[PDB]
């Protein structure tokens, strides 16, 4: 470099809704019950707007006292309390954009697209006689590209 064979890894077989499962630690006879992790449902991440919840720190309104210009109302300036609003500024919830990461884990459901072989169930056709033909879907199973890593040959 070419060939036979055998593995590992990625991409074509969608879309949608809903839930399970293993593992640690505390608790109670035991069932159950509470908190943490691991695996999928999705997960981080940035911008907005709507709602809810209680004041730190700054600014303004409000009371009182002294000073001062002015006949007086009125301005102007300083001192001291205390309490409310608002302006602000934290926080929590749910909705969308902006960007990153994952993406069949068991199951219900429909409607597409490519090939086979099986095997339960759906639909649709036929007078059918241990029943046939047809289309989709769902385990197995088929599967077609592209890449690394072992081994026999052609050194």
């Nucleotide at each position: 470099g070419g060939u036979g064979c055998c593995c590992g890894u990625c991409u074509g077989u969608u879309g949608u809704g809903u839930g399970a499962c293993u593992c640690u630690g505390g608790u109670g006879a035991g069932a159950g019950c509470c908190a943490g992790a691991g695996g999928a449902g999705a997960u981080c991440u940035c911008u907005c707007g709507a709602c809810g919840c209680a004041g730190g720190a700054c600014u303004c309104g409000g009371c009182u006292u002294g000073c001062u210009g002015g006949a007086g109302a009125c301005g102007g300036c300083a001192a001291g309390a205390g309490g409310c609003g608002a302006g602000g500024g934290g926080c929590g919830g749910c909705g969308a954009c902006u960007g990153g990461u994952g993406a069949g884990u068991a199951c219900g459901c429909c409607a597409a697209a490519a090939a086979u072989u099986u095997u339960g169930a759906c639909u649709a056709g036929c007078g059918g006689a241990g029943g046939c033909u047809a289309g989709a879907a769902g385990g197995a199973g088929a599967g077609a590209g592209a890449u690394g890593g072992g081994u026999g040959c052609c050194c």
The RNA with a sequence from Human immunodeficiency virus 1 has 155 modelled nucleotides. Primary citation: Keane et al., Science (2015), "RNA structure. Structure of the HIV-1 RNA packaging signal". Released in 2015, the model rests on solution NMR data. It comes from the structure "HIV-1 Core Packaging Signal". The entry is an ensemble of 20 models. An Rfam search finds the family "Human immunodeficiency virus type 1 dimerisation initiation site" in it.